[PDB]
RNA sequence: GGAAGAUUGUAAACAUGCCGAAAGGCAGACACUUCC
Ligand code: NI4
Numbered sequence: 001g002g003a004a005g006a007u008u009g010u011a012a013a014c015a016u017g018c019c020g021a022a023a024g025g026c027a028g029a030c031a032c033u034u035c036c
Stems, first nucleotide, its partner, number of pairs: 001036005016027004
Other pairs, nucleotide, nucleotide, family: 005012tWS006013tWH006031tWW008029tWH009014tWS010012tHS011033cWS015028tHS020022tHS020023tHS029030cHS
C1' cells in the first nucleotide's frame, strides 16, 4: 500500500450531527481493528 468489518454491530471497535422530553429513530467510515 490493499481488502474485510461495512446491504452498517462485529472478532472487537460506532465519534459526531439531525429529529425526540427521554429510552431511542435516522443520517454518518475521518479513521481504527483485523487480515493479505
Ligand atoms: C467521522 C467524518 C468525520 C469523522 C465525513 C458510517 C458510520 C457507521 C455506520 C454506517 C456509516 C460511521 C461511523 C463513524 N464515523 C466516525 C466515527 N464513527 C464511529 O468515529 C467519524 C466520520 C466522518 N467526516 C467524511 O466522510 C468528516